16S mitochondrial rRNA, nucleotides 2704 to 3231 from Homo sapiens: 528 nucleotides with solved positions. Keywords: ribosome, mitochondrial translation, tRNA, mRNA, 2Fe-2S clusters, polyamines, rRNA modifications, post-translation modifications, cryo EM. Released in 2022, the model rests on electron microscopy data to a resolution of 2.21 A. The reconstruction used 509,691 particles. Primary citation: Singh et al., Nat Commun (2024), "Mitoribosome structure with cofactors and modifications reveals mechanism of ligand binding and interactions with L1 stalk". An Rfam search finds the family "Bacterial large subunit ribosomal RNA" in it. The family is grouped with related families in Rfam's "LSU clan".

[PDB]
Context: one part of a larger RNA, bound to proteins that are not shown
RNA sequence: AUAACACAGCAAGACGAGAAGACCCUAUGGAGCUUUAAUUUAUUAAUGCAAACAGUACCUAACAAACCCACAGGUCCUAAACUACCAAACCUGCAUUAAAAAUUUCGGUUGGGGCGACCUCGGAGCAGAACCCAACCUCCGAGCAGUACAUGCUAAGACUUCACCAGUCAAAGCGAACUACUAUACUCAAUUGAUCCAAUAACUUGACCAACGGAACAAGUUACCCUAGGGAUAACAGCGCAAUCCUAUUCUAGAGUCCAUAUCAACAAUAGGGUUUACGACCUCGAUGUUGGAUCAGGACAUCCCGAUGGUGCAGCCGCUAUUAAAGGUUCGUUUGUUCAACGAUUAAAGUCCUACGUGAUCUGAGUUCAGACCGGAGUAAUCCAGGUCGGUUUCUAUCUACUUUCAAAUUCCUCCCUGUACGAAAGGACAAGAGAAAUAAGGCCUACUUCACAAAGCGCCUUCCCCCGUAAAUGAUAUCAUCUCAACUUAGUAUUAUACCCACACCCACCCAAGAACAGGGUUUGU
Repeated sequence: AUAACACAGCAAGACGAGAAGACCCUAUGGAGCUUUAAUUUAUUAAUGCAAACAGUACCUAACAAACCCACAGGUCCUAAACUACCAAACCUGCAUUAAAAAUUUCGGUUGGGGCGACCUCGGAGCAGAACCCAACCUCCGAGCAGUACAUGCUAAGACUUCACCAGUCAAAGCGAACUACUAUACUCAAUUGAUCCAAUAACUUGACCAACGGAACAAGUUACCCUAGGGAUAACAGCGCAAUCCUAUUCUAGAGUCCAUAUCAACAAUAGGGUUUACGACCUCGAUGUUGGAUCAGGACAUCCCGAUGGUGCAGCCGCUAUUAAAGGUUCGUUUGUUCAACGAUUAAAGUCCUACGUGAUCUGAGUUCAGACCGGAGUAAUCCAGGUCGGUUUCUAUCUACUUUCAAAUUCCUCCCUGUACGAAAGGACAAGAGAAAUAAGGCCUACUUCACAAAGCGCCUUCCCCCGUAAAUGAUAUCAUCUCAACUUAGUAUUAUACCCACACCCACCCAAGAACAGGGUUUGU
RNA backbone atom coordinates (compact mmCIF):
# COMPACT_ATOMS: atom_id res chain seq x y z
C1' A A 1 0.00 0.00 0.00
C1' U A 2 -4.05 -3.54 -0.29
C1' A A 3 -12.30 -6.24 -1.88
C1' A A 4 -12.54 -10.33 -5.79
C1' C A 5 -11.79 -12.32 -10.87
C1' A A 6 -11.05 -11.88 -16.69
C1' C A 7 -9.37 -10.03 -21.83
C1' A A 8 -5.68 -7.14 -24.67
C1' G A 9 -0.53 -4.93 -24.72
C1' C A 10 4.57 -4.31 -22.79
C1' A A 11 9.51 -6.47 -21.82
C1' A A 12 12.24 -3.24 -16.31
C1' G A 13 12.68 -7.75 -12.70
C1' A A 14 11.69 -12.93 -11.51
C1' C A 15 20.44 -12.76 -11.06
C1' G A 16 13.84 -15.23 -16.88
C1' A A 17 13.99 -20.39 -20.38
C1' G A 18 17.35 -23.28 -23.39
C1' A A 19 23.03 -26.06 -23.35
C1' A A 20 26.39 -30.04 -16.01
C1' G A 21 30.82 -22.34 -19.48
C1' A A 22 33.42 -23.79 -25.33
C1' C A 23 36.95 -18.26 -21.75
C1' C A 24 40.06 -19.35 -17.11
C1' C A 25 42.26 -22.68 -13.67
C1' U A 26 42.63 -27.66 -11.61
C1' A A 27 43.02 -33.57 -12.68
C1' U A 28 50.02 -37.69 -11.28
C1' G A 29 41.96 -37.12 -16.90
C1' G A 30 42.20 -37.57 -22.73
C1' A A 31 43.40 -36.84 -27.73
C1' G A 32 45.57 -34.41 -32.58
C1' C A 33 50.12 -32.46 -34.24
C1' U A 34 55.71 -31.44 -34.20
C1' U A 35 60.45 -32.59 -32.71
C1' U A 36 68.02 -32.63 -32.02
C1' A A 37 61.64 -35.60 -25.32
C1' A A 38 62.66 -40.91 -23.40
C1' U A 39 62.53 -45.98 -25.19
C1' U A 40 62.85 -49.40 -29.50
C1' U A 41 64.16 -51.43 -34.67
C1' A A 42 60.25 -56.18 -34.37
C1' U A 43 59.26 -54.31 -39.65
C1' U A 44 61.36 -52.21 -44.62
C1' A A 45 66.07 -51.14 -47.35
C1' A A 46 71.29 -51.25 -47.67
C1' U A 47 76.02 -53.29 -46.23
C1' G A 48 79.18 -56.94 -43.50
C1' C A 49 79.85 -61.92 -41.58
C1' A A 50 78.20 -66.80 -41.16
C1' A A 51 75.30 -70.42 -43.71
C1' A A 52 74.74 -72.61 -48.65
C1' C A 53 77.13 -73.39 -53.38
C1' A A 54 81.88 -74.81 -57.92
C1' G A 55 86.34 -75.24 -59.00
C1' U A 56 90.81 -72.53 -61.53
C1' A A 57 95.92 -72.26 -60.52
C1' C A 58 100.50 -73.68 -57.51
C1' C A 59 106.41 -69.17 -59.31
C1' U A 60 112.13 -67.23 -62.48
C1' A A 61 116.86 -61.94 -61.57
C1' A A 62 122.77 -65.95 -62.76
C1' C A 63 127.69 -64.22 -64.11
C1' A A 64 134.07 -68.48 -63.31
C1' A A 65 138.20 -64.58 -58.32
C1' A A 66 140.58 -69.58 -59.22
C1' C A 67 139.93 -74.36 -61.98
C1' C A 68 137.70 -77.71 -65.36
C1' C A 69 135.25 -78.45 -69.95
C1' A A 70 136.10 -79.14 -77.77
C1' C A 71 130.91 -77.17 -77.09
C1' A A 72 126.78 -76.05 -74.06
C1' G A 73 128.45 -75.45 -69.56
C1' G A 74 130.35 -77.16 -64.87
C1' U A 75 133.64 -77.40 -59.34
C1' C A 76 134.24 -73.98 -55.33
C1' C A 77 131.88 -69.41 -51.84
C1' U A 78 124.61 -72.13 -50.09
C1' A A 79 121.10 -75.11 -55.46
C1' A A 80 117.07 -73.95 -48.38
C1' A A 81 112.27 -73.11 -46.72
C1' C A 82 107.50 -71.80 -48.52
C1' U A 83 101.13 -72.14 -51.79
C1' A A 84 98.14 -68.69 -53.54
C1' C A 85 93.62 -67.44 -55.34
C1' C A 86 88.61 -68.65 -54.50
C1' A A 87 81.57 -69.80 -56.02
C1' A A 88 77.26 -64.40 -58.88
C1' A A 89 72.13 -64.31 -57.08
C1' C A 90 67.94 -66.29 -53.89
C1' C A 91 66.94 -67.95 -48.92
C1' U A 92 68.08 -68.34 -43.34
C1' G A 93 70.86 -66.67 -38.76
C1' C A 94 73.70 -62.77 -36.39
C1' A A 95 75.37 -57.74 -36.55
C1' U A 96 75.81 -52.40 -38.37
C1' U A 97 73.67 -47.97 -40.66
C1' A A 98 69.46 -45.76 -42.50
C1' A A 99 64.44 -45.02 -43.70
C1' A A 100 59.65 -45.12 -42.05
C1' A A 101 57.22 -45.77 -37.60
C1' A A 102 55.64 -47.43 -32.68
C1' U A 103 54.89 -46.76 -27.15
C1' U A 104 54.85 -43.08 -23.36
C1' U A 105 55.54 -38.38 -20.71
C1' C A 106 55.67 -33.37 -20.47
C1' G A 107 57.13 -31.78 -11.73
C1' G A 108 55.49 -28.62 -7.67
C1' U A 109 55.12 -23.97 -4.93
C1' U A 110 52.49 -19.51 -6.64
C1' G A 111 47.49 -13.52 -3.10
C1' G A 112 44.24 -17.05 -10.62
C1' G A 113 47.73 -19.18 -14.40
C1' G A 114 51.98 -17.72 -17.23
C1' C A 115 56.79 -15.12 -16.88
C1' G A 116 60.41 -14.24 -13.00
C1' A A 117 61.90 -16.54 -8.53
C1' C A 118 62.00 -20.66 -5.49
C1' C A 119 62.49 -26.48 -3.88
C1' U A 120 67.70 -29.69 0.94
C1' C A 121 70.80 -28.13 5.48
C1' G A 122 72.51 -24.42 9.60
C1' G A 123 72.64 -19.41 12.62
C1' A A 124 69.73 -14.61 13.94
C1' G A 125 65.03 -11.51 14.12
C1' C A 126 59.81 -11.87 13.83
C1' A A 127 59.00 -15.68 18.52
C1' G A 128 61.68 -10.34 24.89
C1' A A 129 61.21 -15.27 29.96
C1' A A 130 60.27 -23.93 29.31
C1' C A 131 59.27 -26.14 24.32
C1' C A 132 56.75 -25.22 19.66
C1' C A 133 55.28 -21.45 15.90
C1' A A 134 53.89 -19.09 9.39
C1' A A 135 54.32 -15.51 4.78
C1' C A 136 57.01 -15.25 -2.97
C1' C A 137 58.75 -12.16 5.57
C1' U A 138 63.61 -9.68 7.31
C1' C A 139 69.37 -10.89 7.37
C1' C A 140 73.81 -14.23 7.12
C1' G A 141 75.71 -18.93 5.81
C1' A A 142 76.48 -24.59 4.30
C1' G A 143 77.22 -28.88 -0.17
C1' C A 144 84.05 -28.35 3.44
C1' A A 145 88.67 -28.25 5.69
C1' G A 146 92.26 -29.62 9.31
C1' U A 147 94.41 -32.78 12.91
C1' A A 148 94.39 -38.06 14.55
C1' C A 149 95.16 -43.41 13.03
C1' A A 150 92.34 -47.05 19.85
C1' U A 151 87.78 -41.28 15.04
C1' G A 152 89.16 -49.61 18.85
C1' C A 153 85.31 -52.94 21.22
C1' U A 154 81.25 -53.03 24.37
C1' A A 155 77.23 -51.42 27.45
C1' A A 156 73.40 -48.76 32.02
C1' G A 157 70.41 -44.51 31.38
C1' A A 158 68.49 -40.64 28.35
C1' C A 159 67.58 -36.80 24.29
C1' U A 160 65.03 -36.11 19.61
C1' U A 161 63.18 -31.04 14.92
C1' C A 162 56.18 -32.18 16.78
C1' A A 163 54.70 -39.26 12.96
C1' C A 164 57.99 -42.82 10.77
C1' C A 165 62.75 -42.93 8.81
C1' A A 166 66.91 -40.67 10.38
C1' G A 167 69.57 -37.98 14.04
C1' U A 168 72.02 -36.90 19.30
C1' C A 169 74.58 -37.55 24.42
C1' A A 170 76.56 -41.09 27.44
C1' A A 171 78.38 -43.81 33.31
C1' A A 172 80.45 -48.51 34.17
C1' G A 173 83.29 -52.49 31.60
C1' C A 174 87.27 -54.73 27.95
C1' G A 175 91.54 -53.08 25.50
C1' A A 176 94.76 -48.84 25.21
C1' A A 177 97.00 -44.37 26.75
C1' C A 178 98.95 -42.55 31.19
C1' U A 179 102.11 -40.63 36.65
C1' A A 180 104.18 -32.90 31.63
C1' C A 181 99.37 -33.07 27.50
C1' U A 182 91.57 -28.01 30.47
C1' A A 183 94.56 -36.66 28.12
C1' U A 184 88.94 -40.86 27.71
C1' A A 185 82.70 -40.33 21.99
C1' C A 186 88.81 -35.37 17.94
C1' U A 187 88.47 -29.44 16.16
C1' C A 188 84.10 -27.86 13.67
C1' A A 189 77.18 -24.76 13.04
C1' A A 190 75.30 -26.59 8.47
C1' U A 191 79.54 -29.31 5.61
C1' U A 192 74.32 -33.83 3.39
C1' G A 193 71.11 -38.77 0.17
C1' A A 194 66.76 -44.13 1.86
C1' U A 195 65.57 -48.92 -0.65
C1' C A 196 66.66 -51.81 -4.76
C1' C A 197 70.79 -52.57 -7.68
C1' A A 198 76.07 -52.54 -9.23
C1' A A 199 81.47 -53.30 -8.06
C1' U A 200 84.48 -56.27 -4.50
C1' A A 201 87.98 -62.39 -2.23
C1' A A 202 86.92 -59.57 1.93
C1' C A 203 86.73 -54.91 4.16
C1' U A 204 84.13 -51.58 1.81
C1' U A 205 82.57 -47.97 -2.27
C1' G A 206 78.96 -45.85 -5.64
C1' A A 207 73.87 -40.28 -7.64
C1' C A 208 74.01 -31.37 -7.98
C1' C A 209 69.02 -39.00 -7.38
C1' A A 210 69.94 -30.28 -5.64
C1' A A 211 62.14 -31.46 -7.84
C1' C A 212 67.80 -32.80 -2.25
C1' G A 213 61.92 -39.11 1.68
C1' G A 214 65.01 -39.98 -4.17
C1' A A 215 59.75 -43.05 -10.23
C1' A A 216 65.82 -47.19 -13.45
C1' C A 217 65.14 -44.46 -18.30
C1' A A 218 60.18 -39.49 -21.44
C1' A A 219 60.28 -32.60 -24.35
C1' G A 220 57.26 -29.17 -27.22
C1' U A 221 52.46 -27.63 -29.23
C1' U A 222 46.87 -27.32 -29.81
C1' A A 223 42.51 -21.17 -31.78
C1' C A 224 40.94 -28.36 -34.71
C1' C A 225 40.35 -29.64 -29.63
C1' C A 226 37.81 -33.26 -25.80
C1' U A 227 36.03 -35.09 -20.70
C1' A A 228 35.67 -34.46 -15.42
C1' G A 229 35.16 -30.55 -12.17
C1' G A 230 35.87 -25.34 -9.78
C1' G A 231 32.84 -19.37 -8.29
C1' A A 232 37.92 -23.77 -3.65
C1' U A 233 40.51 -19.73 -9.02
C1' A A 234 41.07 -15.43 -13.31
C1' A A 235 38.42 -12.20 -17.32
C1' C A 236 32.65 -8.92 -17.15
C1' A A 237 29.38 -6.81 -13.32
C1' G A 238 28.43 -6.31 -7.88
C1' C A 239 30.76 -5.90 -3.09
C1' G A 240 35.10 -4.47 0.31
C1' C A 241 39.01 -0.82 0.34
C1' A A 242 40.32 4.60 -1.08
C1' A A 243 46.87 4.07 -2.36
C1' U A 244 45.51 6.62 -6.82
C1' C A 245 41.55 10.04 -8.35
C1' C A 246 37.91 14.31 -7.24
C1' U A 247 35.99 18.17 -3.77
C1' A A 248 35.74 21.27 0.51
C1' U A 249 37.78 23.59 4.67
C1' U A 250 42.15 25.07 7.99
C1' C A 251 47.01 27.44 7.87
C1' U A 252 49.10 32.68 5.49
C1' A A 253 54.89 31.58 2.63
C1' G A 254 54.43 33.50 -2.24
C1' A A 255 52.08 35.69 -6.84
C1' G A 256 48.72 39.71 -7.86
C1' U A 257 52.62 47.64 -9.16
C1' C A 258 51.42 48.47 -3.15
C1' C A 259 48.07 44.89 -1.11
C1' A A 260 47.70 36.93 1.71
C1' U A 261 42.36 36.38 1.46
C1' A A 262 39.26 40.56 -6.47
C1' U A 263 41.78 36.31 -8.33
C1' C A 264 45.60 32.41 -7.82
C1' A A 265 48.54 29.64 -4.48
C1' A A 266 53.81 26.31 -1.89
C1' C A 267 55.09 23.37 2.64
C1' A A 268 51.57 21.02 5.46
C1' A A 269 46.73 19.99 8.31
C1' U A 270 41.40 18.29 8.78
C1' A A 271 37.26 16.14 6.48
C1' G A 272 34.06 14.40 2.56
C1' G A 273 32.98 11.88 -2.26
C1' G A 274 32.97 6.39 -4.49
C1' U A 275 32.92 8.57 -11.37
C1' U A 276 39.22 6.37 -12.65
C1' U A 277 43.67 2.97 -12.46
C1' A A 278 44.88 -0.71 -9.01
C1' C A 279 44.34 -4.09 -4.83
C1' G A 280 41.23 -8.22 -2.40
C1' A A 281 38.95 -13.03 -4.27
C1' C A 282 33.01 -12.55 -0.79
C1' C A 283 27.92 -14.18 -4.64
C1' U A 284 27.55 -16.38 -9.65
C1' C A 285 31.64 -21.03 -14.17
C1' G A 286 24.47 -27.86 -14.06
C1' A A 287 26.35 -19.65 -17.94
C1' U A 288 24.99 -13.12 -13.76
C1' G A 289 25.90 -12.51 -22.59
C1' U A 290 31.11 -9.42 -22.94
C1' U A 291 32.80 -2.38 -26.60
C1' G A 292 30.41 1.57 -29.19
C1' G A 293 25.57 2.86 -31.41
C1' A A 294 19.94 2.82 -31.87
C1' U A 295 15.32 3.14 -28.69
C1' C A 296 13.40 4.87 -24.09
C1' A A 297 15.10 7.21 -20.55
C1' G A 298 14.87 7.18 -13.94
C1' G A 299 17.95 9.85 -10.59
C1' A A 300 22.21 13.18 -8.07
C1' C A 301 23.75 18.62 -8.28
C1' A A 302 29.70 19.11 -7.40
C1' U A 303 24.82 24.19 -12.56
C1' C A 304 26.76 24.22 -19.08
C1' C A 305 22.26 27.65 -20.45
C1' C A 306 17.80 30.25 -18.34
C1' G A 307 16.17 32.71 -12.62
C1' A A 308 17.59 35.27 -7.76
C1' U A 309 21.93 37.32 -4.97
C1' G A 310 27.19 38.87 -2.34
C1' G A 311 32.28 40.28 -3.76
C1' U A 312 35.51 42.32 -7.63
C1' G A 313 41.88 44.84 -9.58
C1' C A 314 32.75 45.49 -11.03
C1' A A 315 32.58 52.87 -15.14
C1' G A 316 29.76 50.80 -19.43
C1' C A 317 29.84 46.45 -22.76
C1' C A 318 32.17 41.81 -21.58
C1' G A 319 34.24 38.91 -17.63
C1' C A 320 36.22 36.49 -12.91
C1' U A 321 34.61 34.47 -8.07
C1' A A 322 31.04 32.79 -4.42
C1' U A 323 25.73 31.92 -2.33
C1' U A 324 20.87 30.06 -4.02
C1' A A 325 18.12 27.31 -7.79
C1' A A 326 17.49 20.49 -10.77
C1' A A 327 10.83 23.19 -12.82
C1' G A 328 12.70 23.60 -18.36
C1' G A 329 16.67 23.07 -21.85
C1' U A 330 21.43 21.35 -23.34
C1' U A 331 22.53 21.19 -32.15
C1' C A 332 23.96 19.25 -36.98
C1' G A 333 28.12 17.40 -39.63
C1' U A 334 33.70 15.26 -42.14
C1' U A 335 37.46 11.02 -40.65
C1' U A 336 37.62 6.90 -36.95
C1' G A 337 34.24 0.40 -34.73
C1' U A 338 35.28 3.74 -31.49
C1' U A 339 34.06 5.95 -25.92
C1' C A 340 37.33 9.96 -26.71
C1' A A 341 40.05 13.40 -29.88
C1' A A 342 40.70 16.78 -34.06
C1' C A 343 38.16 19.70 -37.50
C1' G A 344 33.60 22.45 -40.19
C1' A A 345 29.12 25.19 -39.14
C1' U A 346 25.84 26.70 -35.24
C1' U A 347 23.80 27.67 -30.27
C1' A A 348 20.95 31.10 -24.60
C1' A A 349 23.93 26.45 -23.69
C1' A A 350 26.25 22.43 -26.67
C1' G A 351 27.11 20.47 -18.20
C1' U A 352 29.54 16.63 -14.77
C1' C A 353 27.98 11.99 -13.08
C1' C A 354 25.00 7.37 -11.25
C1' U A 355 21.54 3.82 -12.98
C1' A A 356 24.91 -4.54 -13.87
C1' C A 357 30.84 1.58 -17.11
C1' G A 358 21.07 2.11 -17.32
C1' U A 359 18.81 -0.56 -21.48
C1' G A 360 20.73 -7.18 -26.77
C1' A A 361 13.77 -12.49 -23.71
C1' U A 362 13.61 -4.35 -27.87
C1' C A 363 17.30 -3.81 -32.15
C1' U A 364 22.32 -3.45 -34.00
C1' G A 365 27.41 -6.67 -34.67
C1' A A 366 31.75 -2.16 -37.18
C1' G A 367 35.18 -3.71 -33.08
C1' U A 368 36.53 -7.38 -29.63
C1' U A 369 37.35 -12.98 -28.77
C1' C A 370 36.52 -19.77 -32.11
C1' A A 371 37.13 -22.68 -36.85
C1' G A 372 39.85 -20.04 -43.15
C1' A A 373 43.88 -16.71 -44.90
C1' C A 374 48.09 -12.98 -45.62
C1' C A 375 52.20 -9.75 -43.92
C1' G A 376 56.22 -8.59 -40.23
C1' G A 377 58.47 -11.07 -36.07
C1' A A 378 59.58 -15.81 -32.77
C1' G A 379 60.42 -21.01 -33.24
C1' U A 380 64.19 -26.95 -35.99
C1' A A 381 59.03 -27.79 -36.50
C1' A A 382 53.96 -28.18 -34.61
C1' U A 383 52.53 -23.55 -33.63
C1' C A 384 52.70 -18.65 -31.59
C1' C A 385 52.30 -12.72 -30.98
C1' A A 386 48.98 -6.62 -26.12
C1' G A 387 50.82 -6.29 -33.87
C1' G A 388 48.30 -5.34 -38.31
C1' U A 389 44.96 -7.25 -42.28
C1' C A 390 40.21 -9.81 -45.28
C1' G A 391 36.02 -13.20 -43.82
C1' G A 392 33.01 -15.17 -40.24
C1' U A 393 24.79 -18.30 -37.81
C1' U A 394 22.96 -12.68 -32.20
C1' U A 395 17.36 -18.39 -30.26
C1' C A 396 12.97 -17.70 -27.04
C1' U A 397 4.85 -18.67 -28.44
C1' A A 398 5.46 -14.04 -21.56
C1' U A 399 3.46 -18.16 -16.19
C1' C A 400 4.50 -14.29 -12.13
C1' U A 401 5.99 -9.00 -10.51
C1' A A 402 5.70 -4.08 -12.64
C1' C A 403 3.60 -0.87 -16.08
C1' U A 404 0.06 0.59 -20.37
C1' U A 405 -3.53 9.13 -20.49
C1' U A 406 1.21 11.86 -13.01
C1' C A 407 -6.71 14.75 -17.32
C1' A A 408 -5.61 20.72 -17.85
C1' A A 409 -0.78 26.84 -15.29
C1' A A 410 5.69 26.89 -21.00
C1' U A 411 10.09 27.51 -21.73
C1' U A 412 13.70 30.09 -24.73
C1' C A 413 15.93 33.12 -28.63
C1' C A 414 15.47 37.18 -31.74
C1' U A 415 13.50 42.07 -33.79
C1' C A 416 11.56 46.86 -32.70
C1' C A 417 11.38 50.42 -28.93
C1' C A 418 13.64 52.49 -24.70
C1' U A 419 18.61 54.84 -27.21
C1' G A 420 22.90 56.15 -29.51
C1' U A 421 19.83 57.17 -23.51
C1' A A 422 22.43 55.59 -18.39
C1' C A 423 27.93 54.95 -18.27
C1' G A 424 32.52 56.91 -20.44
C1' A A 425 38.27 61.19 -22.05
C1' A A 426 37.12 58.66 -26.29
C1' A A 427 36.12 54.20 -28.44
C1' G A 428 32.26 51.49 -27.09
C1' G A 429 27.52 50.85 -25.14
C1' A A 430 23.23 48.68 -21.28
C1' C A 431 19.19 47.29 -17.65
C1' A A 432 13.71 47.82 -16.26
C1' A A 433 8.97 48.75 -18.57
C1' G A 434 6.39 48.26 -23.53
C1' A A 435 5.38 46.00 -28.48
C1' G A 436 6.03 42.34 -32.14
C1' A A 437 7.65 37.93 -34.37
C1' A A 438 9.64 33.04 -34.00
C1' A A 439 11.64 28.13 -32.32
C1' U A 440 10.88 23.98 -29.20
C1' A A 441 7.57 21.34 -26.05
C1' A A 442 2.55 19.87 -24.69
C1' G A 443 -2.50 19.28 -26.30
C1' G A 444 -5.87 19.18 -30.48
C1' C A 445 -7.71 19.74 -35.60
C1' C A 446 -8.66 19.12 -41.51
C1' U A 447 -10.86 25.16 -44.14
C1' A A 448 -7.04 25.41 -47.55
C1' C A 449 -2.17 23.29 -49.21
C1' U A 450 0.29 18.57 -49.33
C1' U A 451 0.25 12.64 -48.90
C1' C A 452 -4.58 11.88 -50.17
C1' A A 453 -10.03 11.47 -51.00
C1' C A 454 -17.29 9.05 -47.44
C1' A A 455 -11.50 9.18 -44.09
C1' A A 456 -6.41 8.74 -42.10
C1' A A 457 -2.22 12.18 -42.20
C1' G A 458 2.01 16.56 -42.13
C1' C A 459 5.21 19.09 -44.82
C1' G A 460 -0.45 22.35 -42.91
C1' C A 461 -3.49 24.93 -39.13
C1' C A 462 -5.21 26.23 -33.89
C1' U A 463 -4.43 26.80 -28.29
C1' U A 464 -0.95 27.03 -24.18
C1' C A 465 -2.26 30.60 -17.66
C1' C A 466 1.06 30.79 -10.79
C1' C A 467 5.20 31.09 -7.10
C1' C A 468 10.98 29.82 -5.90
C1' C A 469 14.12 32.74 -0.20
C1' G A 470 20.31 33.56 -1.76
C1' U A 471 19.73 38.13 0.33
C1' A A 472 18.47 43.68 0.74
C1' A A 473 16.39 47.07 4.29
C1' A A 474 13.48 49.64 8.97
C1' U A 475 12.22 49.74 14.20
C1' G A 476 14.77 47.75 18.62
C1' A A 477 16.79 44.84 23.45
C1' U A 478 20.42 41.57 25.82
C1' A A 479 25.01 45.51 25.76
C1' U A 480 20.05 52.56 27.67
C1' C A 481 24.97 54.56 21.11
C1' A A 482 24.83 50.88 17.65
C1' U A 483 22.70 46.07 15.76
C1' C A 484 17.98 43.21 9.39
C1' U A 485 16.60 39.49 15.07
C1' C A 486 18.58 31.15 15.85
C1' A A 487 15.61 38.54 20.41
C1' A A 488 10.38 40.03 20.80
C1' C A 489 9.25 42.30 15.59
C1' U A 490 8.27 45.30 10.33
C1' U A 491 8.87 45.05 4.64
C1' A A 492 10.59 43.04 -0.28
C1' G A 493 7.74 37.86 0.50
C1' U A 494 4.74 33.92 -1.52
C1' A A 495 -0.25 30.03 -3.44
C1' U A 496 -5.07 25.60 1.64
C1' U A 497 -1.14 26.31 -6.13
C1' A A 498 -5.70 28.79 -8.57
C1' U A 499 -9.26 27.53 -11.35
C1' A A 500 -10.48 24.16 -15.39
C1' C A 501 -12.22 19.00 -16.91
C1' C A 502 -15.18 14.80 -15.27
C1' C A 503 -20.74 14.16 -12.73
C1' A A 504 -28.49 12.26 -14.89
C1' C A 505 -29.00 5.93 -16.58
C1' A A 506 -31.52 -2.88 -16.91
C1' C A 507 -35.03 0.77 -24.02
C1' C A 508 -31.33 -2.32 -25.80
C1' C A 509 -33.24 -8.75 -29.30
C1' A A 510 -31.55 -6.16 -33.46
C1' C A 511 -29.35 -2.37 -36.86
C1' C A 512 -25.91 1.81 -37.58
C1' C A 513 -21.57 4.48 -35.87
C1' A A 514 -16.87 9.84 -36.28
C1' A A 515 -16.91 4.21 -30.33
C1' G A 516 -14.16 -0.19 -30.57
C1' A A 517 -9.13 -6.13 -30.39
C1' A A 518 -13.13 -8.74 -27.38
C1' C A 519 -16.01 -6.28 -23.83
C1' A A 520 -17.73 -1.45 -23.26
C1' G A 521 -19.62 3.31 -25.32
C1' G A 522 -23.01 6.82 -28.70
C1' G A 523 -27.39 6.86 -32.01
C1' U A 524 -32.06 4.38 -33.70
C1' U A 525 -38.68 9.89 -33.12
C1' U A 526 -33.07 6.42 -38.84
C1' G A 527 -36.84 -1.57 -36.63
C1' U A 528 -38.69 -2.66 -45.32